[PDB]
Context: bound to proteins that are not shown
RNA sequence: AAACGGCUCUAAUCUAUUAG
DNA sequence: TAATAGATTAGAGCCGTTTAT
Numbered sequence: 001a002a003a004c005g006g007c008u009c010u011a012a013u014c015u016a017u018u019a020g
Numbered sequence: 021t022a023a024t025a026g027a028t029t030a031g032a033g034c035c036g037t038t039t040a041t
Base pairs, nucleotide, nucleotide: 003037004036005035006034007033008032009031010030011029012028013027014026015025016024017023018022019021
């Protein structure tokens, strides 16, 4: 990538806890 | 390091084109 939405999917991070 | 959540976050696609006439 005219664009905006509605959805779906995949991740990452922060917490809290646990297993190492 | 990994897992379980809840919360936040972002990124990628994908489909429809907004109920009338």
Released in 2024, the model rests on cryo-EM data to a resolution of 2.54 A. The RNA (guide RNA) with a sequence from Escherichia coli 'BL21-Gold(DE3)pLysS AG', together with DNA, has 41 modelled nucleotides. Zhang et al. published it in Nat.Chem.Biol. in 2024: "Target ssDNA activates the NADase activity of prokaryotic SPARTA immune system". It was solved together with TIR domain-containing protein and Piwi domain-containing protein. The sample was in a buffer at pH 8. It comes from the structure "Cryo-EM structure of monomeric SPARTA gRNA-ssDNA target complex".